[PDB]
Context: one part of a larger RNA, bound to proteins that are not shown
RNA sequence: GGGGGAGUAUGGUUGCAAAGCUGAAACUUAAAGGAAUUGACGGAAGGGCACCACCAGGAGUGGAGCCUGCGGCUUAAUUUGACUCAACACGGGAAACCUCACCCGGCCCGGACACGGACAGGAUUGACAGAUUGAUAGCUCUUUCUCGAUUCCGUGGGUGGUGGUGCAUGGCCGUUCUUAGUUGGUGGAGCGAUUUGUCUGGUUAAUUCCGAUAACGAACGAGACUCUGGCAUGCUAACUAGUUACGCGACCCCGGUCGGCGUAACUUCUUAGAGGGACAAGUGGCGUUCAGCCACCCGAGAUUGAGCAAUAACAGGUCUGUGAUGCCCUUAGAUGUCCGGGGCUGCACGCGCGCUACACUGACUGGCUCAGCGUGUGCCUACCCUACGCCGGCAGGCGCGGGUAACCCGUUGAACCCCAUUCGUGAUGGGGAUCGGGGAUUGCAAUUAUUCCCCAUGAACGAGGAAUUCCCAGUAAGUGCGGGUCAUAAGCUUGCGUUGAUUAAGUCCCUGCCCUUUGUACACACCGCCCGUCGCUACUACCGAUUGGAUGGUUUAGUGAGGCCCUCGGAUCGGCCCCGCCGGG
RNA sequence: CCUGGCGGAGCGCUGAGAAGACGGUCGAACUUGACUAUCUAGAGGAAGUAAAAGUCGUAACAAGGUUUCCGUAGGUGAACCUGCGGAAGGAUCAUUA
Numbered sequence: 001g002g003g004g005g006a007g008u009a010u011g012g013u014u015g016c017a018a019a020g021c022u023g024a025a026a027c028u029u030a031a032a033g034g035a036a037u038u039g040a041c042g043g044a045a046g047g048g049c050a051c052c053a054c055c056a057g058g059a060g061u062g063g064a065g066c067c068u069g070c071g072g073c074u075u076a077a078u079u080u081g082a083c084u085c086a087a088c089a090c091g092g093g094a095a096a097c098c099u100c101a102c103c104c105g106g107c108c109c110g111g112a113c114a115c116g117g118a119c120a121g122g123a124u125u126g127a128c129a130g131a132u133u134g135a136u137a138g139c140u141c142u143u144u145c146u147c148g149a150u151u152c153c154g155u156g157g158g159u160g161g162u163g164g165u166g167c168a169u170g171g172c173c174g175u176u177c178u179u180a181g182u183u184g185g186u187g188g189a190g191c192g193a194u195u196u197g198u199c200u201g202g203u204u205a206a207u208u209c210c211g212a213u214a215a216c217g218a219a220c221g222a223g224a225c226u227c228u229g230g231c232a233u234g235c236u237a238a239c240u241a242g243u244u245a246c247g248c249g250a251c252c253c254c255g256g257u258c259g260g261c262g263u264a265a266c267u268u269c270u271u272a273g274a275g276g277g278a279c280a281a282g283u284g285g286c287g288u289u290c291a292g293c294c295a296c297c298c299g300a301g302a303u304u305g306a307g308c309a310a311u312a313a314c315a316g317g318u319c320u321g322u323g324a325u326g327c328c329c330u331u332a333g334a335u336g337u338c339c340g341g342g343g344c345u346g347c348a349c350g351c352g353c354g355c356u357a358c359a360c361u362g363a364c365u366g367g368c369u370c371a372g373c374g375u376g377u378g379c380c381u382a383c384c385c386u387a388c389g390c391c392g393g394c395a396g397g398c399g400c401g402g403g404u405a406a407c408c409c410g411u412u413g414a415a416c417c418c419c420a421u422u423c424g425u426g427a428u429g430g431g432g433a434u435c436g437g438g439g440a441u442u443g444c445a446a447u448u449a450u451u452c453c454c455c456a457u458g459a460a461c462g463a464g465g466a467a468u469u470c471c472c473a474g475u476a477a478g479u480g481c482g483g484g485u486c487a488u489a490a491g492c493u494u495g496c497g498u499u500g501a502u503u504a505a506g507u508c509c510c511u512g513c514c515c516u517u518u519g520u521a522c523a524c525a526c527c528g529c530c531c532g533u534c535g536c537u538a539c540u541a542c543c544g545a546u547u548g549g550a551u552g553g554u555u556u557a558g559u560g561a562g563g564c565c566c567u568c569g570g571a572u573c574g575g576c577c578c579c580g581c582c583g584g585g
Numbered sequence: 586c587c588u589g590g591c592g593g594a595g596c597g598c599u600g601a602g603a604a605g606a607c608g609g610u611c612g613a614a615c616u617u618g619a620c621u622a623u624c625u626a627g628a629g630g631a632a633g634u635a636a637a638a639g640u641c642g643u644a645a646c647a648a649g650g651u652u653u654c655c656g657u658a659g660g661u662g663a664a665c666c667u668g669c670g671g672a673a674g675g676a677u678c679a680u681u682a
């Protein structure tokens, strides 16, 4: 002798007291606990790293308008997914129909198949009319023509579903995790989970190596590798690319210009192919002088950018991408197909990504002058990009052609930039929200204004609080051009190009990340675990005034039946004597 | 004098002996009072256990943000705090002429 109850109640004992010693049960509970390993965590420590962190800054947001998505509200419906990084210009989702998954309505079987009838004397189809209607849907009421074993009527059944389930899943993507981390075999240690390799130190962007070493040999990853950029008057080549020369033409005073015209050489400018080039290679230092690091010469580069990316994990998102799908649901009056309209945009408010301004560094009017990514006539497909010449201010309208694309757009005559006026600090010629009138394109259809053009209206906003985002080189920022969605189409996104910087070459201060040590009562792992008062309910117990109550036992003191013994007592029952009457001897 | 009967009375004597009374002993049991065992009501009061998605705070587990714990006192709604003395079960087995 599992843990609590609990060292508690009661009893005893000590103490002036506080309290000290001994010491339960009722009841409750399936674990509590000890050592050790690995993660996680630390407002624990030591190293290393990052503009999704700071430092020093830049542009901003939040401040004003507008666009878009979400929440909330409302509606017949305002379909829904997604809510820190890792939801909120995200589903490539720029919704007139469709998309649409939603609502109001209206049709159809596109229920194949197997089985029972019904049936060619017909099982069964469509049809112009009148009302119906949204449609001239024969969809329905009247009313007949029409097709012909296909059919229709029931049961199984299958199909369909943008119906549910991503906490059932496949597949894909994202995040952990842009960090450098991760794993086997053999051997060693421990009973074991596990650990050594995977490290004390130095170095690096790196588990990058050097070096140590009960570790060795290895594997993924990093690196390496692929694309792009840049330097080669070296090679190949160009009549869909140009340059140089010849000869003209036009103009000006031998020369100069011309995207004006035809020729021969060439790749310097155009293109893409093979090679080369850069390696800490050389030097000076630091460093075990190893790994490697800094600076300099020379050189186009002495760190270009992106792709790929390890083990394990989320119960991250997607079933509304699927003829990906398990399971559940509907299936004929369908959650299936299709048509008309609406909506997803709705508006007291908040939030997120964005565009435009708040002006003079500028607004306006003219003139000047420069890019590269690209793209362009569709199997279905009915829809291309554009030169040039006319009409109209313009949106746009009409003719001809070129280009299936180094040919045409195009030499892509882009913004930006540069030059010259007006304005004059005025909410002003800033600003362009709101709104009126008119004119054009696409579409069957624009009202809830699809867009574009003209006139007019001319709000807030005077540099934006708390707080917060991204970035250090052609980078940010400014500015325009291609592609996606597009019949009509960029405030988004994806690339390209122009102008083009300040700051910094460090840090763990914050936010975080990677190792080592340490500690843990955490392990759905700190968003953890867990504690006490008070409050609610039920149960088990304790004290308690009531000199509470009841069922028993032990007796104090009195009374005491009944038996037994002792001392009396004498009811009654006897026997002897006494005589008298006598029988027998 | 022995025998059998009749009558009695002293009950002269003798013997047995009931009811009953007296005293003693054992003693059931009754009344009263006390003590004790078990159960048990109780106004009120303080506990423990078991739920709560209750309320209030956050004591302890990472130096848990005042290191932890023990003994003894005091105070405070509450976990708790403080004082004194100890232990590491501490984050220190270590720090130098």
Stems, first nucleotide, its partner, number of pairs: 002029003011022004038523002040520003044517007053507002057471005064356003068352004072347002080091002102342005108336001113156004123150001126145002130141002160330002163328003169324001171318003174314003181220003185216002187196003199211001201210002225307003231276001235273001238270001241267008249258004282296005358464001363422001365420003376408001384403003388399004430461001436455005477499002480496005526649001528646001531642002534639001537635004542630002546626001548625008557616003562611004567606002572601005577595001578593008652673009

This is an experimental structure of RNA (18S rRNA, nucleotides 1165 to 1869) from Oryctolagus cuniculus, with 682 nucleotides shown.
It holds a match to the Rfam family "Eukaryotic small subunit ribosomal RNA". Gene Ontology terms of the family: ribosome and structural constituent of ribosome.
Method: electron microscopy, resolution 2.9 A. The entry became public in 2022.
The sample was in a buffer at pH 7.
The PDB entry is titled "Mammalian 80S ribosome bound with the ALS/FTD-associated dipeptide repeat protein GR20".
Among the 78 different proteins in the entry, which are not shown, are 40S ribosomal protein S20, 60S ribosomal protein L4 and 60S ribosomal protein L31.